[PDB]
Formats: sequence, C1' cells, structure tokens
RNA sequence: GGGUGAUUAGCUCAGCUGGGAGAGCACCUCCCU
RNA sequence: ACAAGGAGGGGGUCGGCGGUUCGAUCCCGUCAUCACCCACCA
Repeated sequence: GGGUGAUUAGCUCAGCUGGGAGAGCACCUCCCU
Repeated sequence: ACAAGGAGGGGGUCGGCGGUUCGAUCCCGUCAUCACCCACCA
C1' cells in the first nucleotide's frame, strides 16, 4: 500500500427485525480453621 | 491460619465524531486501536 472481523463486568463473551444490559470464572465481604 | 470447602454481595465511559431513525454499541460513513490475512503476472 490493499483487506476481514471485532471494541460490553477485572478476564472469556452473550444480547440485530433497531427497544434504555446478562451469564461463567475471578473478585470483594463473611463462615469454617 | 493460608490452600481448599461453604455462604453472601458487587459495579458497566456496551471505542471517538458525523449521518439515517421516534430510538443506534447495535443501520451507514470515517478516524483511532488490536489481532489476523496479503503484497498477488511477465
């Protein structure tokens, strides 16, 4: 120079006929010791 | 008492600026960024 796809919880990531956001694992606090 | 076991709980610049829309992270442009592809005949 030309091109494909992504950017959301700490990290992995969901959620497109265009309808004001959700899980896993961490983490934080606590229990047991 | 840490490792482990258990219980309870949490908050999002949902990239930047424009355009289509009632509504746009979400459709469209364009810049910033990353990883990857690629530099393609004689």

The PDB entry is titled "E. coli 70S-fMetVal-tRNAVal post-translocation complex (post4)".
The RNA (fMet-Val-tRNA-Val) from Escherichia coli has 75 modelled nucleotides.
It is bound to valine (VAL).
The reconstruction used 26,429 particles.
It holds a match to the Rfam family "tRNA". It is annotated as a transfer RNA. Rfam describes the family as follows. Transfer RNA (tRNA) molecules are approximately 80 nucleotides in length.
Method: electron microscopy, resolution 9 angstrom. The entry became public in 2014.